[PDB]
Context: one part of a larger RNA, bound to proteins that are not shown
Molecule: LSUb rRNA, nucleotides 624 to 1536
Organism: Trypanosoma brucei brucei
RNA sequence: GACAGUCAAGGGAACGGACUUGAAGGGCUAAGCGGGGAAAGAAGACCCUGUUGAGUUUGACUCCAGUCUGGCUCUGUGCGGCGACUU
RNA sequence: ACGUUGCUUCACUUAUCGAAUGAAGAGACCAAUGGUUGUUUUGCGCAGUCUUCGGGCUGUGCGCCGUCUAGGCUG
RNA sequence: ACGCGUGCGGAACU
RNA sequence: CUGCGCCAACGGGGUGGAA
RNA sequence: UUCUCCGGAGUCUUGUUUCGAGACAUCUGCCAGAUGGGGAGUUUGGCUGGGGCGGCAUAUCUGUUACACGACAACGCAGGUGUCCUAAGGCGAGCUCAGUGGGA
RNA sequence: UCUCACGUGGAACACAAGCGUAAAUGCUUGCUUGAUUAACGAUUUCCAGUACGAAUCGAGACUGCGAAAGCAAGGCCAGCGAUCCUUUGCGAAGAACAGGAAAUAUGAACAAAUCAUACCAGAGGUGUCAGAAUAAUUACCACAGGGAUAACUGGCUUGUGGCGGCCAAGCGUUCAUAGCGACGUCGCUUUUUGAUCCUUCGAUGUCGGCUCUUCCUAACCUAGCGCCGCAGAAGACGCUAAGGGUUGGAUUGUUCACCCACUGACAGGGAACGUGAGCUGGGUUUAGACCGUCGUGAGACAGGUUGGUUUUACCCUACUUGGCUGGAGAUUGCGAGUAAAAGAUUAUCCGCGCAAAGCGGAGGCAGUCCGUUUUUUUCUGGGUCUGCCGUUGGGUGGCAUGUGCUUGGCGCU
Repeated sequence: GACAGUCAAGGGAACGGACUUGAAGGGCUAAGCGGGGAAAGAAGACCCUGUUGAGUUUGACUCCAGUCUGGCUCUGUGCGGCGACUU
Repeated sequence: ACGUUGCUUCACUUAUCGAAUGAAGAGACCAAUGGUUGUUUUGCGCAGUCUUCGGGCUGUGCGCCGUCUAGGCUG
Repeated sequence: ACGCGUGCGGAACU
Repeated sequence: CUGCGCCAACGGGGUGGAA
Repeated sequence: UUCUCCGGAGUCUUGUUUCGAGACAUCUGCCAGAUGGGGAGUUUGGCUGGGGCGGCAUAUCUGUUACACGACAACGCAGGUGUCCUAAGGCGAGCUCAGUGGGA
Repeated sequence: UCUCACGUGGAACACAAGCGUAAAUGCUUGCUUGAUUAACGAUUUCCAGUACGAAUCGAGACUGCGAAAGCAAGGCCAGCGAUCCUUUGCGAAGAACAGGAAAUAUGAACAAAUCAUACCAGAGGUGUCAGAAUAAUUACCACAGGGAUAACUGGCUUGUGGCGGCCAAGCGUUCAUAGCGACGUCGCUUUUUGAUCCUUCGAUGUCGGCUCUUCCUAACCUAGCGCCGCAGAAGACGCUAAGGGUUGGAUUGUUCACCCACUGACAGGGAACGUGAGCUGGGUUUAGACCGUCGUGAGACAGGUUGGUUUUACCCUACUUGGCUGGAGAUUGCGAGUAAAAGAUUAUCCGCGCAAAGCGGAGGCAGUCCGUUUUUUUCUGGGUCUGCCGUUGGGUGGCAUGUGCUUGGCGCU
C1' cells in the first nucleotide's frame, strides 16, 4: 500500500490523476533530488457542544469528624447558710 | 413551724484520677466529741426509757485494748 | 538515780 | 572544695544431752 | 561442746505500697446546642450571524412589517404589561366639550 | 371671574396604542352594592381542536336604579399560575318506630368523649411564567463528538483601502484645461481591513529572515517619440514599450518606518499572505519562575520579563544527468503514394544538345543447353585487343623527408 500516476483552461463541495474542450505522450531503465501526491506518523491538545468527568478554591447547596458548652450517670460521709412548697 | 426540696460554704475518705517505686521501713505508742461479742472466756456502776421477762436502747463515769525510746533540761 | 517537762525513732571526721 | 575497705554475725540468755 | 528457741536487730495494726488531688474532674457512657473547606457528595439556566460581555427577541398587549378573507419570520421598527379604583363599579336625571370672537 | 354667539368633537373616557361615542360610552348630581349567589348549561380566542388566562350567549335566587320599557352578575378588549403538601368555608337547631323525596361518611370485635382522615368551593407558587432545591477556577487538565461552530489558506462581496474617467467654479503675471482643479457624478482592482460561514476538527505544520526560479504593469533607470509657463542646463506631463537592471550598513524578531553612504536607479506587486520530509527558531502559543494591576481565594491579564526536543523518502510523478532496444497497417496485410529518373508502358547500349533540330562511338569465329521472333536467350574455347590489377629491376622525377605515386621498357593476367 482503494485503484492508479503527463499538462492548460472550464465548470464542479467555490485549488482534478480520473469529468468537458484542447495540447503532449516509444518501450525498459542506473545514480540523484525534494515541486506535487492538499505524502506518513495520532479517532485535533486550540474553539464549540453533551442535561460527560476529574484536580483545586470559597461568602455555593446538603452534610461528617474534631473542638467548646449544658444535663443525667459514674457518686460516698458529716457540719452550716440562702431560698421554695405544705401549718 | 416541722417535713420534703434546689442551690451553695466548709471539713473528710472508701469510689475515681495523676505520679513514683525492684510496690524497701506508713501511722501510733506522745492516747480521743475511739472500741470494748473478746483466738483458746474482761468488763463494772448511775439516770432516764422500753421488754416476748431472758435482757436491751440513749446519755453519762471507772477499768481494759495500751507500750518502749537516742539525745536535751530539771529536783 | 530515780521521778518531771521538751524530742520523736535520732550513735555519721573534716 | 579535691576519689580507702565495708557482704554469707560476733557475743549473751534460757531447754535438753556431755566433757 | 552438740541440737533448739529468745535477744543482738523495740512493740502494735478498726487491714489501705507511698505521695498529690478528690466526690469535683471534663474520669466513663448517653442525650442537647454552637462552631467547623479539616473532610465528603453534588450543582453552578437558555436563546445567540462561533462562544463570552451586553440584551431579552424566555409568559404576554397595540400600530406596522403583512402582499384589500384568515394565517405569516428576523438580537425587525415605534411603544407597553406584573399595577391602580367603594368608586375611577351599577342606574336615573340634567348638561355639553377643546377652542374662537364681541363686551365688564 | 361674569355675559352672548359660533363651535361634527378638533376634548374626555386611570395607564401604551388602535377602534368607538354628543339630549352620549363625556361632565355634574342623587340613590346604591350585579365586583353576591349562580343546579359541573353552551361557546370563542391559543389550539393537539388539551389545559391555563381572558371573553360571549344563557337558565334559577336575592337585589339596585328608574313612572316605565329597560340596564347591571366589575372598570371592553394586556394586568397572571398544575400534581403533592398546608390552611379556611359549607354538611345550624328540631321533625321520621326507620335510612325513605327529606338526617355528610369512615377509623373494619363493640360502645362514650377527644383526635385524625375523606368528599365540594376558595387561598399560600412556581416571572426558566405546561411549574428541578443550586457558587467559582483549570496554562496540570480528561473523554464522546462536531467542519451543524470560531482562529490560518482558498471562494462570493467591495463598505473601507488603492488606482483612474466625465462637467467645469476657481488657482495659475491677464489665461478653465502648460500644470492643477473644488461642489457633484461614473468606474476598475483584490496588493489592506471588514462582512459571511461554502470546503477542511479519525489534523492541509501557524510570523519573519536566508536560498532559488518564474510571472504582471498601474514605468524608478536604460530605448524611441510629442508637448510646456521648454533661451542653454536642469525638469513637469503624456504615449509605445516588462528586452535588461534595481545596492552596502546602524537600532528593532519584525513586515513597515527612520537615519548613514554609493549609484544610471536604488519602482510596485503575484505565485496556498511562493518556498519548514530546504534551513533557522528571534516572535507567537504548554508545563518552571519574577513584577504591576485585578480577585476573599484557587487564579486572570491581545500587560512587561527570563528559560524552554523542529521526526521519516528506498515508492509514483516532475526535474537533472546516464545507458539498452523496437518501430511505416506506428509491432499485423501480401494494404503498393520517392521534394527519383524519363519510355518497345521506363524493357532494347553510351556522349553532346532545350522532354529540340541535329551530330558522334561500338571487335570477328565455333560449341553446349535453351528456343511460338525481330542478327532469339545463354555458357564456354581460342580469337586480336584499347582502358586496367598485380611485377621485375634499372634511369628519372613530385610530395614534409621510411610511403604512396608519375613517366620509360620485361612478360603477365